[PDB]
Molecule: RNA HAIRPIN RIBOZYME; RNA INHIBITOR SUBSTRATE
RNA sequence: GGAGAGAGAAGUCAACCAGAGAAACACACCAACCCAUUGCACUCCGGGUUGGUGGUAUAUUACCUGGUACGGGGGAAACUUCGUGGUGGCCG
RNA sequence: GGCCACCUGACA
RNA sequence: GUCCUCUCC
Numbered sequence: 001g002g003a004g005a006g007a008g009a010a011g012u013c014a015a016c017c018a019g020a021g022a023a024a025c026a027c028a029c030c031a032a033c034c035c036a037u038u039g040c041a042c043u044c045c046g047g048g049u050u051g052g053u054g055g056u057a058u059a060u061u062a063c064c065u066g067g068u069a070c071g072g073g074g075g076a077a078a079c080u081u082c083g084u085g086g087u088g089g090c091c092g
Numbered sequence: 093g094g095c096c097a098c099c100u101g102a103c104a
Numbered sequence: 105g106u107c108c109u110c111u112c113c
Base pairs, nucleotide, nucleotide: 001113002112003111004110005109006108011103012102013101014100015068017066018065019064025105027054028053029052030051031050032049033048034047035046069084070083071082072081085099086098087097088096089095
C1' cells in the first nucleotide's frame, strides 16, 4: 500500500425488514482572487474566500413501493383502509 | 403538528 | 469516503 475490526467527528434520519433512492457532511483535486512567504532544494504537500469536478457515497438516513410487530376504522368473513423514538423548553 | 437544545439508535 | 488504535497480508 491492501484486507478485516474497534472508535468514532461532521451531517442526515426515526418503530422494524426489504426493494428502489437522493441530499447533507467529510475528504481529494482543479480555477480565479486574497493573505502569508525573499525561501538553498532534490519524497507530493501554506492558509482563506468563491466556483467547479470526483468516489466499488455503486452508500443510506429522508421521499417512494411492498410487507412485519403493535394501535385507529369498516367488514360476519376474505380483507381493506388510518397512526407508529426518549427529556426539557420555546412558538397559536 | 412545527422550532432550538439534549438523549438513545441507524448510517459511517 | 477524513482522522486515531488494533489484526492480518